[PDB]
RNA sequence: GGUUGCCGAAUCCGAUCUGGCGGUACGGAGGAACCGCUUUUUGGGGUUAAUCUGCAGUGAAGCUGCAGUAGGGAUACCUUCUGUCCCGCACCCGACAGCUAACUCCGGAGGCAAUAAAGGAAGGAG
Numbered sequence: 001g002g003u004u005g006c007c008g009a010a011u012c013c014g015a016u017c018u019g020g021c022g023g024u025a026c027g028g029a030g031g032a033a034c035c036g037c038u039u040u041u042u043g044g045g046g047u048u049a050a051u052c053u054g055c056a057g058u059g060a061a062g063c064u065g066c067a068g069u070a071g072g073g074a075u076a077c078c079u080u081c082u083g084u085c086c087c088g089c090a091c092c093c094g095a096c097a098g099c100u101a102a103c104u105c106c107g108g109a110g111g112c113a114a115u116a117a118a119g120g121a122a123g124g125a126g
Base pairs, nucleotide, nucleotide: 004113005112006111007110012023013022014021026107027106028105029104030103035098041095043096044093045092046091047090052068053067054066055065056064057063071087072086073085074084075083077124078123079122080121081120082119
């Protein structure tokens, strides 16, 4: 951006009024110098908060169950603190990517909430 409100980059506008679309708030990757790393099958890397530890099903990679955890979200006019409640998934690149000006290539999906801790405090706003 949008929503009555909440997560998320993910909302709008034109076209066709499906034979393919084009743009958009907002977002992601690649890519000098300088600086950095010289750790390269022990593969390595990217998006995301979603990683990493021990225990057990395995004798490995993987998966599943516990208990945690880096990290992250809500707390209902707003931000912060405090207290409270929770998430801690998944997908992909394909031998390959540190940072990165110019430049190049792309995404712009989904899913939820209902008398409540939608508590308290401070400063705002009204």